Overview:
Shown are 940 nucleotides from a PDB entry: RNA (17S rRNA; mRNA) from Entamoeba histolytica HM-1:IMSS. An Rfam search finds the family "Eukaryotic small subunit ribosomal RNA" in it. The family has 90 seed sequences and 75,755 matches in Rfam 15.1. Gene Ontology terms of the family: ribosome and structural constituent of ribosome. The reconstruction used 37,355 particles. Entry title: Cryo- EM structure of small subunit (body) of 75S ribosome with A/P- & P/E- tRNAs from Entamoeba histolytica bound to antibiotic paromomycin. Keywords: SSU-body of 75S Ribosome-PAR complex, A/P-tRNA, P/E-tRNA, Entamoeba histolytica, Ribosome. Released in 2025, the model rests on cryo-EM data to a resolution of 3.2 angstrom. The model includes bound paromomycin (PAR).
Context: bound to proteins that are not shown
RNA sequence: UAUCUGGUUGAUCCUGCCAGUAUUAUAUGCUGAUGUUAAAGAUUAAGCCAUGCAUGUGUAAGUAUA
RNA sequence: GGAUGAAACUGCGGACGGCUCAUUAUAACAGUAAUAGUUUCUUUGGUU
RNA sequence: ACAAGGAUAGCUUUGUGAAUGAUAAAGAUAAUACUUGAGA
RNA sequence: CAAUUCAUUCAA
RNA sequence: GUGAGUUAGGAUGCCACGACAAUUG
RNA sequence: AGUAACCAAUGAGAAUUUCUGAUCUAUCAAUCAGUUGGUAGUAUCGAGGACUACCAAGAUUAUAACGGAUAACGAGGAAUUGGGGUUCGACAUCGGAGAGGGAGCUUUACAGAUGGCUACCACUUCUAAGGAAGGCAGCAGGCGCGUAAAUUACCCACUUUCGAAUUGAAGAGGUAGUGACGACACAU
RNA sequence: AUUGGAGGGCAAGUCUGGUGCCAGCAGCCGCGGUAAUUCCAGCUCCAAUAGUGUAUAUUAAAGUUGCUGUGAUUAAAACGCUCGUAGUUGAAUUA
RNA sequence: AUUACUUUGAAUAAAAUAAG
RNA sequence: AAAGC
RNA sequence: GAAUAUUCAAGCAUGGGACAAUGC
RNA sequence: AUUAAAAGGAA
RNA sequence: AUUGGGGUGA
RNA sequence: CAGAAAAUAACGGGAGAGGUGAAAAUCCAUGAUCGCUAUAAGAUGCACGAGAGCGAAAGCAUUU
RNA sequence: UCAACUGUGUCCAUUAAUCAAGAACGAAAGUUAGGGGAUCGAAGACGAUCAGAUACCGUCGUAGUCCUAACUAUAAACGAUGUCAACCAAGGAUUGGAUGAAA
RNA sequence: ACCUUGUUCAGAACUUAAAGAGAAAUCUUGAGUUUAUGGACUUCAGGGGGAGUAUGGUCACAAGGCUGAAACUUAAAGGAAU
RNA sequence: UGUACACACCGCCCGUCGCUCCUACCGAUUGAAUAAAGAGGUGAAAUUCUAGGAUU
RNA sequence: AAAAAUGGAUUUAAAUCUCCUUAUUUAGAGGAAGGAGAAGUCGUAACAAGGUUUCCGUAGGUGAACCUGCGGAAGGAUCAU
RNA sequence: UUGAAAAAAU
Ligand code: PAR
Numbered sequence: 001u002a003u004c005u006g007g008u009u010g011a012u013c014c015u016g017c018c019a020g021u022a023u024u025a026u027a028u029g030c031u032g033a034u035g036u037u038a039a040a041g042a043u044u045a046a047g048c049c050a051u052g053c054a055u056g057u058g059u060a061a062g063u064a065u066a
Numbered sequence: 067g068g069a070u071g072a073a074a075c076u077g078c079g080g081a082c083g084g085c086u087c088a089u090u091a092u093a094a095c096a097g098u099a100a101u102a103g104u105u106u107c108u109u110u111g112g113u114u
Numbered sequence: 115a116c117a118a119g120g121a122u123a124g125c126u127u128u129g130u131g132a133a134u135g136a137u138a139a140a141g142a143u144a145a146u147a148c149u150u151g152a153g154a
Numbered sequence: 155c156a157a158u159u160c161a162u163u164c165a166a
Numbered sequence: 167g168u169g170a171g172u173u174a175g176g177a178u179g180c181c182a183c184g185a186c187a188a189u190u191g
Numbered sequence: 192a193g194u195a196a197c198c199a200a201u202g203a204g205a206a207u208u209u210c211u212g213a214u215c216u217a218u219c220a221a222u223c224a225g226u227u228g229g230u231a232g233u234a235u236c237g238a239g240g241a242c243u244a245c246c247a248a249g250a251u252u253a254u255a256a257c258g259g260a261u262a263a264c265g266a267g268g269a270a271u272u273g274g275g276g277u278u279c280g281a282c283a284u285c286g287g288a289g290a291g292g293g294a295g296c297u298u299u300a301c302a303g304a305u306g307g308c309u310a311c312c313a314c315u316u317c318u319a320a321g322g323a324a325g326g327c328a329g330c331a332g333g334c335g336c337g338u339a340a341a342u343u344a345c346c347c348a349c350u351u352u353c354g355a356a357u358u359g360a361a362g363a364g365g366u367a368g369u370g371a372c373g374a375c376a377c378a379u
Numbered sequence: 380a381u382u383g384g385a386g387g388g389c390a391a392g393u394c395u396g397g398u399g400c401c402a403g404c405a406g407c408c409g410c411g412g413u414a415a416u417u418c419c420a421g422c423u424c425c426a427a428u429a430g431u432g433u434a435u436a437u438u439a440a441a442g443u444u445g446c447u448g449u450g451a452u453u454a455a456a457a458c459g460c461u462c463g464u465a466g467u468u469g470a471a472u473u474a
Numbered sequence: 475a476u477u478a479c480u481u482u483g484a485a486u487a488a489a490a491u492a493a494g
Numbered sequence: 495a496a497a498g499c
Numbered sequence: 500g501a502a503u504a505u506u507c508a509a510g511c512a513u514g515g516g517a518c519a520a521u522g523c
Numbered sequence: 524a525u526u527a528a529a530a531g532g533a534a
Numbered sequence: 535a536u537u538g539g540g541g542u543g544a
Numbered sequence: 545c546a547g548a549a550a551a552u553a554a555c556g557g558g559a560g561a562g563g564u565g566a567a568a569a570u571c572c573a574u575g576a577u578c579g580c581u582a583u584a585a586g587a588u589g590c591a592c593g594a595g596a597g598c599g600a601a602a603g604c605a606u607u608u
Numbered sequence: 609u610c611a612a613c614u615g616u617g618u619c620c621a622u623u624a625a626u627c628a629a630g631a632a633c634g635a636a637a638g639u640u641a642g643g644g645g646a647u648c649g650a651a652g653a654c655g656a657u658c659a660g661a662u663a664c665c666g667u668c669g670u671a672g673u674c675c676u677a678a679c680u681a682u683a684a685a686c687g688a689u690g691u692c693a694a695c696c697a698a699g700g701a702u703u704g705g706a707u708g709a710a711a
Numbered sequence: 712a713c714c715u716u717g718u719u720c721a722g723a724a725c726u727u728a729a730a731g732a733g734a735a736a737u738c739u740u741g742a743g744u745u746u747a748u749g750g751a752c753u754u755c756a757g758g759g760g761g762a763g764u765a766u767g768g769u770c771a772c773a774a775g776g777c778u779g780a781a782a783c784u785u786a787a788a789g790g791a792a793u
Numbered sequence: 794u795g796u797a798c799a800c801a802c803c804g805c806c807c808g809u810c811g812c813u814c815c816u817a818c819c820g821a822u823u824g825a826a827u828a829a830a831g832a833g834g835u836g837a838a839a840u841u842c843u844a845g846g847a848u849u
Numbered sequence: 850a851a852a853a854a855u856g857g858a859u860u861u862a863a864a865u866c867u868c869c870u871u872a873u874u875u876a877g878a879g880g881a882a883g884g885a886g887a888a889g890u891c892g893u894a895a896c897a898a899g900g901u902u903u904c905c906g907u908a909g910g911u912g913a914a915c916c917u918g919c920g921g922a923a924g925g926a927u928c929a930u
Numbered sequence: 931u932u933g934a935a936a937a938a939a940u
Base pairs, nucleotide, nucleotide: 004020005019006018007017010793012791013790014789021439022438024436025435026434027433028432029431030430034376035375036374037373040369041336047334048333049332051331052330053329056078057077062075063074076355085289086288087287095212096211097210100207101206104205105204109200110199111198112197113196114195118149119148125141126140128138129137130136160179161178162177163176164175189192214260215259216258221251222250223249226248227247228246229245230244231243232242233241264286265285266284268279269278270277271276291312292311294309295308296307314325316323317322342367344366345365346364350363351361352360353359382427383425384424385423386408387407392422394421395420396419397418403410404409442748449756450755451754452736453735457753459633461631462630466626467625468624471526475521476520477519479515480514482512483511491504492503530623531620532619533618536612537611538610540609544608545589546588551583552582553581555579556578560571561570597604598603638679639678640677641676642675643674648672652668653667654666655665686924690752691751692750694744695743697727698726699725702722703721704720706718707717708716709715730739731738732737758785759784760783767778768777769776770775802899804896807892808891810889812886813885814884815883816882818880819879824875825874826873827872828871829870831868832867833866834865835864838861839860841858842857843856844855848851849850902923903922904921905920906919907918908917909916910915
C1' cells in the first nucleotide's frame, strides 16, 4: 500500500477454481498486573411468567367545627 | 374558624415517559409542496 | 343581587362475605362539585 | 353582548 | 389581502347558543 | 388568585395530502366490480366511494401490472473500500406499529389506551368450593429455547417531566455490582 | 506470560528417543510401509503479546459478476436461420 | 415552447463522517 | 491517547 | 461552539444553449 | 420552411 | 441490361 | 432424355455360379453363370463437376 | 415467379440498425393415411472367424429407402467465429458487370 | 460474341509478412485498430460432477421438444504447444 | 506423423455386476397430518335507535 | 323530570362450522436414481489406423462396454494429381 | 486372415 502466494505437468504457457492472507462481528479453547471508557436475552420462543417496585399530586390564595 | 393542617369531595395527570420489532413491498419512511380542505390541550396576547 | 336553591363523601350508626383497590343501611355538613338567577 | 345555521345583498 | 376567492368584513330577516363563577387569599 | 364565549399565536406543530425514491422473483401475464369516474345526499374535526341511491364503463399492465418470498420496521448511519462499489442498520436520535390473539367501547383536549373496561379464543392465579384477578415486548429476577447475552442493589444529588407546585413523585435519570463484546494508555 | 508454530505457502531446527501407511498430523500441496526437517515426546528459537488459537459470516483480494471492467475458434459460453413488436441506438444542415 | 444538460444560489434535525 | 467541548 | 462542508434521489429560483428529446 | 448520405427504399 | 446446379409446374 | 441394376419373354450352350485371406449356408440339369435381342414399371441423374455458381439457413446437378 | 450485380443528371426524403414477446423456413431419422415398392437395408435368420462373437466378413430378408397430405423441429444444423458501420501491408489468379485498348 | 491487355464495383477464395494480435496453434477481407481499456444492438458463460436429471409449466398422436433446479460429492477437470 | 501415455503399451482406461454408507425424488397404504389465506351458515359482546320506568 | 333491570330492530363484529387458496412435517410393501470408499468378478469399448477411424442427431437390438442402418462433421489417418 | 489381460501406493 491502486500488492499477491501454494496447488493440474517429465517440464512449459494458459483458463479456471480450491487453499493461503488481512479485516469487521458472534460464539468459543487456553491465559490474564493496573488506570480510563464501554456493549450486554435481538437473532433460537412478539414463548410462559413466581415475587418486589415502576403514578400519583397541597398552595396564603377551591371545600375543612377531624 | 390563628397560621398550620392528614383523610375525603373537587381539580390535574397517568394519551408524556419506558420497552419491543411480530406486522408491513409504494404501505410505512426520507426529502419537498399544500391545507383558499381540518384543528383542540397547555401557555401567551386581546375582546365580549 | 348584601349572594339564590337544593345533597353528598370523608364524619357518626348498623352490617355483610374468605377475600379483591369488596360492598349494603341509616343520620347529618360544604364547594371554584350541581344548578337557578343578573349585572346588558 | 360573543360565536353557529339559513336566504338575499355591498364588497379591499 | 393574496399568484389566485361572492374571501376576512359590512347590511337585511330569521333561527339556534348565550356569558365575563352568587369564586377564593 | 379563579371563571365562561370568541379572536389570534404557540402551530413549521397534530392530521390528511402533492412529487421522487425500495430487496429477490415470469417455475407470478393479464388484473380490478366500490372496481374507475359523474350527480345528490349521509358520516366525519374536516377533503374524498369514506358510505348510500341513481348514471356511465371505466382503472392498471411488458417503462413488469396483479401475485409470491424475506431468517423486511424505514431513515439519519455502520463495516470495508485507489476510483467505482458490496454487505449490514432490532438496537443512542426521528417517524411507524404493538402490548398473548382478534374485536367492541368508556373517559377526555388528545386513546380504538390495554401497569382502563366488555365478550370470545388460549393460558395464569387465590378459593372457606359459594366465588374471585391477571396480562414483564417497564426494572430487577425464574423457566424454556438455544452456540449465544449481567444485580430479585441504592437514591431523586445531575438531565428532565408531571402535579392543587420552589418542598412531593419518577426501576425516567444518576450512583454502585457482574462484565478478555470492544476501544485508549500502560507492569513484568 | 501466554498462545500457537518451526517442510512449503509463511518466520523459525536438515537437534535426539519411540512409533512403523499403525497410531496419527495436515485449512491446500502432502508427511508417515521401522534412519520421519510435518506424528507422540525432550531441548532450542519464531510471531505477537496480556493476549493469542478455532469455527461461522461481511468486505478487500475478485478485472472469479465486469458502468469504470470480463470472456464467448480450440479452456465454460454466438439462438440452425430469417422476419418482427416493445426496448435501445439512430448522417449532415438553420446566427 | 417545454424538458434534459450545465452554473450559481435558496432552503436543508442533531448525533455521527472528515475537519478548526 | 481514545476522550470531552 | 469550528466559515465547520456534507447528504444523494427528487422539488424551487437563476446565467448559458454547444450536444440532445419532445411538435411547430 | 436545406440537401440528395460509398444510409435506405422504388421504375 | 444481365446473372442465377435459386423455387415451383408439365 | 439416358442407360446401369434387377425382373420378365425368347433364342445359343450344357456344368458349374456367387463369395472369401481361406471356406461354408446359397442359386444350378425344370438348364444356372454367361451372350444377343425385346418389353414394362421403380430408382437414379456418371463422366462435364472445379477450394466454380446460387440460396437467410436447411439445401440446389438431363432439356424445353 | 423471385433475388442480386452493374448502368443512370429517375424518384422519395430518414423512411435506418439490432432486436425480449411473437412468426415463417428447417438435412437425416421418426409418426399417421394412401400410393409405390427396383436397389440397398435398423430388426431378424443363416454361413463363417473366435475362448465365446448375440459384431466387423459373406448370403437372405420385414420396417424404412420413393411420391403425395399432415405431424415432428432436432444434428459436429461448424467457419465450433452473431448482426450492422468506419479504417488497415504487399501479390497473382478467379465468377458477373461497365468503360478503353486489342478482332 | 470467345479469347489477350487497363481501369475502376460486387462475390467465393488463395499466397507472403521483419508488422499487429494471441497462451499458443493460428488469425490478417480479423481472432487487428483493447489496461493507450467506451462505434450501435441482441444472445450466451462463470471450476469439475450430480444434469439437461427431479419438480412444475407447455407444445406433439407418440418418440420427444422448449423452460429447468437443488441435495450431495470432489482438487482438479480442461486448452495449445515441448 | 498420431498420441487421453510419462512408473512411459507389461501404459492408460470404459461399462454391467458383487459389498458397505450417504443424499435427494416418487410414494396403491381412500397416504395423511399441522400451521396460515376467500364465499356461505350459526353468532357472543358493546354500541345507535326504540319500548318500558323499578326507584327519587 | 331524572333514571336502573328488561324486551325489540340496526351497526361493528369476536368465536365456530362447510368447500377452496400457501408453507412445515409422518409414510410401508412399491420403489427408482445419484454419489463416496487400496488390492472383488466379466469382458476390450475409447487413447496408435487402439487393430471395424472417431464423434453428433435419430431408430432399432443387445449381460455389459456397445453394435448396425440413414444423414452429417474432421475435432482425420487426405490442405496435394 | 486371428493378436485378450497385467493387483494398490512409493
Ligand atoms: C470400486 O472399485 C471403488 N472405486 C472402490 O473404492 C471400492 O472399494 C470398490 O468398488 C468395492 O470395494 C474395478 N474393476 C474394481 C474396483 N475394486 C471397483 C470398480 O468399481 C471396478 O470397476 C467401479 C464401480 O462399479 C463404479 O462404476 C466405480 O468403480 C465407482 O464406484 C461406475 C463407473 N465405473 C463410473 O464410470 C461411473 O462414474 C459410476 O461408477 C459412478 N461414479